[PDB]
Context: bound to proteins that are not shown
RNA sequence: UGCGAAAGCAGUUGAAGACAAGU
RNA sequence: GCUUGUCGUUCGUUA
RNA sequence: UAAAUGGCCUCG
Numbered sequence: 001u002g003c004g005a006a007a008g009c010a011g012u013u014g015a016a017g018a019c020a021a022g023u
Numbered sequence: 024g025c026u027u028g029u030c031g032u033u034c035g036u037u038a
Numbered sequence: 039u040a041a042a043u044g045g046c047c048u049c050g
Base pairs, nucleotide, nucleotide: 001010002009003008014034015033016032017030018029019028020027021026022025023024
C1' cells in the first nucleotide's frame, strides 16, 4: 500500500541530481 | 579525490 | 522521534 471484519491475510520502503559538513 | 547527512529537485514502485 | 523555555482574553 491492496483486500477484508474490527481480527487479520499478502506486499513494499528503489534510482538519479544538487547542497552542506568532515577528511 | 574519499566518507556521512540533507533536499519549498527529478524519475520509478499499489506503496 | 521531537525538542528556539515556547499553552487558550476580558465583560461581577